[PDB]
RNA sequence: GUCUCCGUAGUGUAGCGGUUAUCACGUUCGCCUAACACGCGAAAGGUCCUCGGUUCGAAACCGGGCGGAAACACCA
Numbered sequence: 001g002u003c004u005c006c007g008u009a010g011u012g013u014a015g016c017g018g019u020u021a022u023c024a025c026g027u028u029c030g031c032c033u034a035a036c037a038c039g040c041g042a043a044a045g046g047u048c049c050u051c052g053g054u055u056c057g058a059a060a061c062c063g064g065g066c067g068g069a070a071a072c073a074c075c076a
Base pairs, nucleotide, nucleotide: 001072002071004069005068006067007066010025011024018056027043028042029041030040049065050064051063052062053061
């Protein structure tokens, strides 16, 4: 340098060109205790790796670059 794949809350991932959400969680707050243990209920957590293009509008359709995971070459 070329190619193949992956990249969504912090992990494990639903996702529809017209809605990113839940879940085991992870955190915080009440919730009982001198300290706990166990246990009840809510909240936040997303440029959908980044930048753009197509479109009336995209995370997702496409073009790059980035990081990681694979291979191929690269001898002043």
This is an experimental structure of RNA (A/T site tRNA) from Homo sapiens, with 76 nucleotides shown. The entry is indexed under In situ, Ribosome. It was solved by electron microscopy to 2.48 angstrom. It comes from the structure "In situ human eEF1A-A/T-P-E state 80S ribosome". Primary citation: Zheng et al., Nat Commun (2025), "Visualizing the translation landscape in human cells at high resolution". The entry has 79 different proteins, among them 60S ribosomal protein L35, 40S ribosomal protein S15a and Large ribosomal subunit protein uL11.